Context: one part of a larger RNA, bound to proteins that are not shown
RNA sequence: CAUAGUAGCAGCGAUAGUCGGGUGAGAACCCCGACGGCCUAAUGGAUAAGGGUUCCUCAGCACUGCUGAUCAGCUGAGGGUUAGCCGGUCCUAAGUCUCACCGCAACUCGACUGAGACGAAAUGGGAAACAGGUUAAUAUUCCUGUGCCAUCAUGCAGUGAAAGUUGACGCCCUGGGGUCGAUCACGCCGGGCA
RNA sequence: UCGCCCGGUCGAACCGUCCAACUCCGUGGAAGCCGUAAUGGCAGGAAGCGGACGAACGGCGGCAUAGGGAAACGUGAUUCAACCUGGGGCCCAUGAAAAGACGAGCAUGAUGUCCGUACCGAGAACCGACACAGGUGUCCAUGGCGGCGAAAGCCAAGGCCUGUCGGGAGCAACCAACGUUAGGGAAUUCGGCAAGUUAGUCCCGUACCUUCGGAAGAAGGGAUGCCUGCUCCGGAACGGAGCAGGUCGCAGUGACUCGGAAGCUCGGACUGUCUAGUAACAACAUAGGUGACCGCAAAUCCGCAAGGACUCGUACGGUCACUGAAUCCUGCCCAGUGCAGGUAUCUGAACACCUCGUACAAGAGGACGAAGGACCUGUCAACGGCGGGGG
RNA sequence: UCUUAAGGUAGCGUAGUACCUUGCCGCAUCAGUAGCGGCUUGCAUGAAUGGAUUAACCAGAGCUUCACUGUCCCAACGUUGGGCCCGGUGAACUG
Repeated sequence: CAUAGUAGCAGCGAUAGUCGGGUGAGAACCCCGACGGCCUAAUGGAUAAGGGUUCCUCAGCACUGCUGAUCAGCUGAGGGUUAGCCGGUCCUAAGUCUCACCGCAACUCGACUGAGACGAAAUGGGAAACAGGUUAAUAUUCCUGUGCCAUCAUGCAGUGAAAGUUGACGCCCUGGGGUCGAUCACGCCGGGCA
Repeated sequence: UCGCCCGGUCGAACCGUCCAACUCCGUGGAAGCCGUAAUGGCAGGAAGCGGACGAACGGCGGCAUAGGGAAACGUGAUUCAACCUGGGGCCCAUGAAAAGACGAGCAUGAUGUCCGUACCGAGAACCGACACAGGUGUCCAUGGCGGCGAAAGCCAAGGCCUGUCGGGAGCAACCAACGUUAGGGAAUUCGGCAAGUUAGUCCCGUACCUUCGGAAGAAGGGAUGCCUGCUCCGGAACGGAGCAGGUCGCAGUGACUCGGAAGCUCGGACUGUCUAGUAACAACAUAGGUGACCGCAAAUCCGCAAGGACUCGUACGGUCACUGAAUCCUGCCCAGUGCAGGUAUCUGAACACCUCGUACAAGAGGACGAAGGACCUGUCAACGGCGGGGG
Repeated sequence: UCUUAAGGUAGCGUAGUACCUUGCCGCAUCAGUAGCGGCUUGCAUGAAUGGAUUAACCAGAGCUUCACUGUCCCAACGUUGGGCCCGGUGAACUG
C1' cells in the first nucleotide's frame, strides 16, 4: 500500500419508541409534554470490598463515547464530606509478630517455652439519638425540638461491694405473646369515573 | 348508563407504667384425676385458690397548644415479619473467648479529644487490556391479583427507553431463532440426536420384585368452568371440604404453571467426589469386611539442629494398608519373592588383643564374632499361582 | 505322575474377559453381526488381585413395546433478527 469504504456497530425473553415543542451555527438519539413501551430478589432501595473525586456548578468539544451530540463517568476551572451517643478506636477468635532463651558456619533462617503486642469497619463481643427542617453537593454529623451515656467536680445520701448474674452461643419440630405490613368493616378528607 | 375505583385518615427516641412464659412459696388434699399441638404431671403432694420473682423493638400515659399534613388529622377486626417468651427431639458431632455490664443512689456542673463520612457499588465508577452479554458478599423474603408458593403470568411504588448507530426495499437467495403443515408414523440415524407426547388437583384403582422401608405418581379409569341457593369443620379468615338447581364453549390445571409410560440386560450398592478450559463414568469416596504395627520414654510421621504433628489423644485408641452396603460365600498352594521368628553348625566389619614384619610405621596373618546371610520354621483377606502328560 | 508349591472347589461363563465368531438352539422381526434366554470344551473365568447375587438409587452402557411427532417419505407457507440498497463510523486475516 493492497485488502476495503469491506467485517463489526442485528442475534442475549430487556426487540422501543412516536408526534409536537425547547435550546442551539448544527439535533434521530440534550431538555419539556403527550402517546407507546421495558424492569418486580431487580433495570427498585440501603450497603461491604474495591475504585478515588468519578459527586455539585459553570464553561466547553481537540480527546473519550460502537453513528451524532448543544449531552456526558470526556476537557478546564471552581466547590463539596461537619458526629460524646453511625463506624473506627476497646475486647478477644483461627492465628501473626516482637523481645528473651536455644539452634545454626551464619542470618533477614528455625521449632518450643516465657513476656508483650497484633489480629473482626457489610458479618463475632460492645456505654449512649430520636423526630423534623435545611443545601447545587453533607447530614442519627449542620439547624430546631426532645432525649440518653460516660468520666470528672461540688453537694447530699451511702458504707455496703463480691458472691452472683450478664456478656454467652449447636441442629430439627413446635406453642404462646406481639408490631409493621397486607386485607376486611364502618366513619371522615381528597382524587377519579360517569 | 351503573355506583364503583384509587389515595390519605400521621406522630419517634425517651420517661413512666402493665405482664404472659419459666421458676418458686402458702393453701389445698386428688388413690385417678390434672394438662398438651405433641411429650407429659402428681401423696417425694395433682387440680383449684392466693402469692413471690418475672418479657417485648409490645399495650397503655406522657413526650405532643413537638413535628408533619391541602384536608381529614379514624375506630374495630383477622392473619400476623420483627421483637419477646416457652415445650419437645437429636449427637460415636457437644455447638467461642475476652473486654465490658449488672450487682451498686440522687442533684447541679464540667468534659467527651483523634480517624472515616463525597460519589459509584455495576449489561459505563469494582476485577477481567475496553463504557467487556463474564465475574463480584450483605439486607430489603410481608406491595396488589394469582396460586401450594420467595413459582408463572399481569400490575403498583420506584427506575428506565443507555443490554445506546440510523434510514429504505411485502423486505429475493441464503443463515440464526421460531410457528403451522395433509396422508403415513422412526421408514430417518451409530443411536428418536432434535423436536414432540404427558402434565396441575380430587376420586377410583395399581403388577413383578423386595433388604418389608420400598416398588408407587407403577399402570389404568373418571372428574375439573360459570351462575343461583345452601350444608359441614372451625372462634374466624377476604380458610377448607362438600350438596342441589340452572347454564355456555370444539376446548373449564381453557393462558400460564404443568411426569410421557412399561419391560429385559450390563455396571456401581446408596447420598457424595473428579480431569477450573473436549472425559461426570463403570473411575475416587463411603458405611461394612479384613490384615498389619504399637502399652505411650509406644507405633507412624516432620526438622540440620534447637525441636515438632498425632495429642486437652491411651488399644471401645490411632497409625499403616487392602477390600468396598446387605445376602450366600470366600477352596487348594509357603517352592520363588516379601515380612517375621529361631538357629547346632557355617559365613559375617571395625576397635581392642595375639603372631610375623619395621630400633617405629606402612603391611601380612591369627584369635573372638554383632546385626545380616546360609539353614529351619510361621505366614496368601502378603506379592502371586491353581498346568502338561498318563491310568 | 512331570515343571515349579499346589493343579481350579462354590459359583459364574461366547462375559465391558471368548481368538475362532455373525459359535449353536430358542425368543422377537417381512428380514435382527444387535438384545434376551439356554448350551458352553473358558484362545486367555473364578473366589477381599474377592466370587456369586441383589431390592433401592442413576444427566452411566445396550435392547424391546405403547404413546407422540416434519427424524424421514418431501417438502411448503409463515414469523422475528440478519442478509440487499442509502447516511455515518470503520478494522483484520493475507500479499
An RNA structure (23S ribosomal RNA, nucleotides 1366 to 2058) from Haloarcula marismortui, in which 680 nucleotides are resolved.
The source organism's lineage runs through Archaea, Methanobacteriati, Methanobacteriota, Halobacteriales and Haloarcula.
Crystals were grown from: PEG6000, KCL, NH4CL, MGCl2, pH 5.8, sitting drop, temperature 292K.
The work is reported in "Mutations outside the anisomycin-binding site can make ribosomes drug-resistant" (Blaha et al., J.Mol.Biol., 2008).
Among the 29 different proteins in the entry, which are not shown, are 50S ribosomal protein L6P, 50S ribosomal protein L22P and 50S ribosomal protein L37Ae.
The PDB entry is titled "Structure of Anisomycin resistant 50S Ribosomal Subunit: 23S rRNA mutation C2487U".
It holds a match to the Rfam family "Archaeal large subunit ribosomal RNA". Gene Ontology terms of the family: ribosome and structural constituent of ribosome.
The structure was determined by X-ray diffraction at 2.7 A resolution and released in 2008.